[PDB]
Molecule: TetR-binding aptamer K1 (43-MER)
Organism: Escherichia coli
C1' cells in the first nucleotide's frame, strides 16, 4: 500500500497500542 | 509508571504482496 466503507463498540470513572 | 490511539463511514484484531 490492499482485502476494507471489515468486525465490535458508541459518546467514554472505560476500551486499546507501545512500553 | 510513562508516551500514544479512537467513536456509527472508530481505535484494536485478522489475511494477503
Nucleotide at each position: 500500500c490492499g482485502g476494507a466503507g471489515a468486525a465490535u463498540g458508541u459518546u467514554a470513572u472505560g476500551g486499546c497500542g507501545c512500553g | 509508571a510513562g508516551c500514544g490511539c479512537a467513536g456509527a463511514g472508530a481505535a484494536a484484531a485478522c489475511c494477503g504482496g